[PDB]
Context: bound to proteins that are not shown
């Protein structure tokens, strides 16, 4: 040294990943006739 | 024939579907 700029003229610091959506509905801490 | 002894302790559904 090339893949890699083109030069009397680059606001991208020009641009919120944003806005919507109940972890909650059902259940009584209870009790009796058999086993090889 | 001979005695006598607890059980249960989670189950079903819904694990995204939308506009810019």
């Nucleotide at each position: 040294g090339a893949c890699u700029u083109a030069a009397u003229g680059u606001c991208a610091c020009g641009g919120u990943a944003c806005c919507c959506a109940a972890u909650u509905u059902u259940c009584u801490g209870c009790c009796c006739c058999g086993g090889a | 024939u001979c005695c006598g002894g607890g059980g249960c302790a989670g189950a079903a559904a819904a694990u995204u579907g939308g506009g810019u």